[PDB]
Context: bound to proteins that are not shown
RNA sequence: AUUCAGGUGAUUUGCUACCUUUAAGUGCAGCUAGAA
Repeated sequence: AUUCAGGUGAUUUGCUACCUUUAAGUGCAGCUAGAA
C1' cells in the first nucleotide's frame, strides 16, 4: 500500500441519522400536489 462492511422505511435515489452491546429509517435534497 491493501482499491465503497451489512442492515433499520407495507414505498426509499443521493447524502445523512440510526443499529450491529440484536437492534435500528431521522433529517436535508429529489420526486410528488394525489384526497377520506
This is an experimental structure of RNA (TOXI) from Pectobacterium atrosepticum, with 36 nucleotides shown. The PDB entry is titled "A processed non-coding RNA regulates a bacterial antiviral system". The 2011 paper behind the entry is "A Processed Noncoding RNA Regulates an Altruistic Bacterial Antiviral System". Protein in the same entry: TOXN.